[PDB]
Context: bound to proteins that are not shown
C1' cells in the first nucleotide's frame, strides 16, 4: 500500500501508433440429479 468489479496472460502489431490472432494452458463460463411436485425456457 483501500475500493468503486465484469476479466487475465501469450502470440502478432506499433509511434503520423497498433489495434489482429489464440487460450479446457487461467480463472471463470458450459456440464453434472443426491430423495418423493425444488433447476424453467433456449
Nucleotide at each position: 500500500g483501500a475500493a468503486g468489479a465484469u476479466a487475465g496472460c501469450c502470440c502478432a502489431a506499433g509511434a503520423a501508433a497498433g489495434a489482429g490472432g489464440g487460450c479446457a494452458a487461467u480463472a471463470a463460463c458450459c456440464a453434472g440429479a443426491u430423495a418423493u411436485a425444488g433447476c424453467c425456457u433456449g